[PDB]
Context: one part of a larger RNA, bound to proteins that are not shown
RNA sequence: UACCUGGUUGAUCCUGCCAGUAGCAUAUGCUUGUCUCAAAGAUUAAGCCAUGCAUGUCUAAGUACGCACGGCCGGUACAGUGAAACUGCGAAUGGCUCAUUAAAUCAGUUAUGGUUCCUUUGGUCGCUCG
RNA sequence: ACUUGGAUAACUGUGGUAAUUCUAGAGCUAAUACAUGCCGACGGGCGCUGACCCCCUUCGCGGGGGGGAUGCGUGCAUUUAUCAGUGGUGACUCUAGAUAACCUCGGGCCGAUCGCACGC
RNA sequence: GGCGGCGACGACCCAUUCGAACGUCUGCCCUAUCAACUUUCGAUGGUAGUCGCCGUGCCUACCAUGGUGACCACGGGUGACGGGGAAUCAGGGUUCGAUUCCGGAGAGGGAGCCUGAGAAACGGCUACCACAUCCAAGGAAGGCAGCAGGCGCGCAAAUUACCCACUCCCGACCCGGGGAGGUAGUGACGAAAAAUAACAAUACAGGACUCUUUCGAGGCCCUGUAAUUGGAAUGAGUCCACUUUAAAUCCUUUAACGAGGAUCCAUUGGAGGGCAAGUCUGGUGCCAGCAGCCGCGGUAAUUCCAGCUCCAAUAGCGUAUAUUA
Numbered sequence: 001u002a003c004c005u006g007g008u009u010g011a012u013c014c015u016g017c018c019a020g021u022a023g024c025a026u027a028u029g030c031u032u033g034u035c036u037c038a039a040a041g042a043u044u045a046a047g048c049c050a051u052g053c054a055u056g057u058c059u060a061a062g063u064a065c066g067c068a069c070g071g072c073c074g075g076u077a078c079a080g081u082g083a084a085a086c087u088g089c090g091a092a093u094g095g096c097u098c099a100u101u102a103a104a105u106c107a108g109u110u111a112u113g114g115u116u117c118c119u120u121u122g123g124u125c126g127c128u129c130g
Numbered sequence: 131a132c133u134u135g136g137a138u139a140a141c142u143g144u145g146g147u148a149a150u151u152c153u154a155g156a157g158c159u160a161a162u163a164c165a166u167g168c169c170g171a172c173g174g175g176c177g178c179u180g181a182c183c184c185c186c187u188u189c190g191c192g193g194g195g196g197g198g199a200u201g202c203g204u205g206c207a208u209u210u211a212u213c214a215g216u217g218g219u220g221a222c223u224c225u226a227g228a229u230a231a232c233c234u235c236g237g238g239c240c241g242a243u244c245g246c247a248c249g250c
Numbered sequence: 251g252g253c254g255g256c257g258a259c260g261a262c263c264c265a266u267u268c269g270a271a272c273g274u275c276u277g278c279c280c281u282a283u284c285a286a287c288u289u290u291c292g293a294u295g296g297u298a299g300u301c302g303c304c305g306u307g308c309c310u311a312c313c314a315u316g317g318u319g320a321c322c323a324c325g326g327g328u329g330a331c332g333g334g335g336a337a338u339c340a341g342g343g344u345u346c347g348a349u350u351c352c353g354g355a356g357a358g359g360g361a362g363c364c365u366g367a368g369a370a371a372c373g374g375c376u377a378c379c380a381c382a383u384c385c386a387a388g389g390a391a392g393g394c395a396g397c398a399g400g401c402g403c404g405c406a407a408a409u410u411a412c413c414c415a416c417u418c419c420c421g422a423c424c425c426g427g428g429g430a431g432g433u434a435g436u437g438a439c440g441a442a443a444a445a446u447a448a449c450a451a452u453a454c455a456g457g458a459c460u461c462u463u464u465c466g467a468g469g470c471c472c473u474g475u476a477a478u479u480g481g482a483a484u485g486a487g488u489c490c491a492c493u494u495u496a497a498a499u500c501c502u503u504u505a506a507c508g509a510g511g512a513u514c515c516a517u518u519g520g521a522g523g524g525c526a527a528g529u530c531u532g533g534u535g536c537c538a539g540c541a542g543c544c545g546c547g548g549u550a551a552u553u554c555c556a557g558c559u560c561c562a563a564u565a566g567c568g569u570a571u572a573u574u575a
Base pairs, nucleotide, nucleotide: 004020005019006018007017021575022574023573025571026570027569028568029567030566034443036441037440040436041403047401048400049399051398052397053396056089057088062086063085068081069080087422096356097355098354106277107276108275110273112271115270116269121265122264123263130172134165135164141157142156144154145153146152175204176203177202178201182197183196184195185194186193187192205239206238209231210230211229212228213227217224241259243258244257245256246255249253250252279327280326281325286318287317288316293315294314295313296312297311298310299309331353332352333351335346336345337344338343358379359378361376362375363374381392383390384389409434411433412432413431417430418428419427420426449480450479451478452476453475454474455473456472457471460467461466485514487507488506491503517563518562519561520560521559522544523543530557531556532555533554539546540545
C1' cells in the first nucleotide's frame, strides 16, 4: 500500500458459498508499574423517585418613623448603616432528554411591500389657547 | 401648579387549623405602586362664519380691487371619505401634503420623580 | 426675582439592535401481500366577511367541482429528532449520527389558562387520567428526560464532593446569585508519551586477518552465551521545601533514602494447515474433550489434560455482538 488464504474431487479447472484476515465501537474475561488528555444511565424503562441543592436581585441617585446598629452640629425633616416590606426587573435564559415527527423537523437560497417586538443606540416629545 | 387625592405593605395587637411559602380581624404609615391634572410656552399667527366699511366704473341693478370686530377650529396619535405629486423603491393603495369629521369612559400621550457639586 | 452644571429614572412616537412567525425553489429510509387518494364534518379554488400581529378555507356564509398520482400519490412500518459531521475506503461506495454547535419537541399522558414584550411555561396555575404522600379521617399536598443520589430495567454506564477563583449570564447592581460552569473523586470507554535495565572483566561458541596442505596460535578489529564476578545511573514508592489552586490535588523543581536472582519477578492467546512457532515427555484411549473451518481422539495423540521448550502483541491481550474493506 489498489493484496488474499483454507475447505466439494481418485486427482483437474470453474461457479459458488462457508470459514479465516485487518479496521471501528459496545459488553465481558485475565492482567496492570508511570504520566498527559478525555468519554461516562442514550440503546431495555420519555420507567418510578426518599433526601440535599439548582433564580434571584440596590446604587450617592423609587419608598427608611424596624434604635436592629449607630454620629451629636440638631429642633432646618430624615447624620450614616441597616433586617424586613411595598415597588422595578429577571424568572420565556441556561441544563437534561430524543418520546413524538418522513417536504414534516431540518439543510442550502430568498421575502415580510404580509408582521409584532423586551432591552440597547440615535432622534422626537413649551407647538394643543384653558 | 411653590406639586392634588386616599388606600396599603413593614409594625402593635387578637387568632384559627394536626398541617402548608395557609392566612382571618382591628389601628395605622410612604411612593418612580394607584388615579387626577394646570399656571406657563401664550402674544399672538393661519383660515371659516364674516358684523360692516372704503375705492374705481357703470343712469341704474351689475363687475373688480381690498380691509374687517366677534367667535370657532388649529400638537402628535386612532378611524372613514375625497383630492394633487418633498423624497425613494424593480414595482405602492409608500412616506410626505390638502379638505371633511372622529378622539374608543373596558378614554393614547404631551415629567404632579430622586442624587451630587452649588455660581449669579 | 428667579436662572444655571453633572446625572439616574420615566414614558407617547419613529428608525436601530434583538428575536419570533409564516411563505418562496431544491434536497429525505423502506414498503405494491399499500393504486388510487382527498370532499360538502374544508377537500381544491372564487366572492364577501369573522378572528388573528398580519398574507391565507384559519374559520364562517354563498358559489364552481375542483386538487394529487405510476416521475409512486395516498397509506403502513421506521430498532427515524434533522443537519454540520464519525468510522471506513486507491477510485467510486457502505454504515452510523441519543451525544457538547445550530434549529425543533417535552417536562408522567392530554387539555385549558393567568401574568408578562416574549409561555399554551410546568424549579407557573386550572381540571381529568395513572402513580405516589401526611392526616386528627375534617382536609392538604407532588412531579429529578435539571446536578448528585436511590429502586427497577438490563450485557451495559461515576460522587447524595468543593467553589463562583476562569467563561460568561441575571438583578435596583463595581459589591449579591448561578448543581450554567469550573475544580477534584470513581473510572484498562478510548487516545498520546513511556518503566520492567546498562556497562566492564573470566571461561567459552565463534566471525574478517598471517602462518600452517589440516591441526592450532595472537587477538591489531570484534559478536554472542553463562544466578561467574565487579561497581556506575536513575525510577516506582517513602519522602520534605516551594510551586500549583478559591482552598486544594496532579505534574515540574528540590533535599535525603530507595535495585546484582537490580524477588522492586508482565501478562494474554497459540504451537497439523490458514498462521509464526516441538513429529519433546508422561497420562488419557472416539471417553474426557479440542477445533471459527478443514479436521484430531477407538493404547506410540505433532490437535485432548499436565510439564519443558517455542511463537504472536506487550500493560496489554483474548471472546461475543454489530458494521466496514

Solved structure of RNA (18S rRNA, nucleotides 1 to 653) from Oryctolagus cuniculus, 575 nucleotides shown. The 2022 paper behind the entry is "Ribosome inhibition by C9ORF72-ALS/FTD-associated poly-PR and poly-GR proteins revealed by cryo-EM". The sample was in a buffer at pH 7. The entry has 78 different proteins, among them 40S ribosomal protein S10, 60S ribosomal protein L35a and Receptor of activated protein C kinase 1. Entry title: Mammalian 80S ribosome bound with the ALS/FTD-associated dipeptide repeat protein GR20. It was solved by electron microscopy to 2.9 angstrom. The source organism's lineage runs through Eukaryota, Craniata, Euarchontoglires, Lagomorpha and Oryctolagus. Rfam match: Eukaryotic small subunit ribosomal RNA. Clan: SSU clan. A reference for the family is Cannone et al. (2002), "The comparative RNA web (CRW) site: an online database of comparative sequence and structure information for ribosomal, intron, and other RNAs", BMC Bioinformatics. Gene Ontology terms of the family: structural constituent of ribosome and ribosome.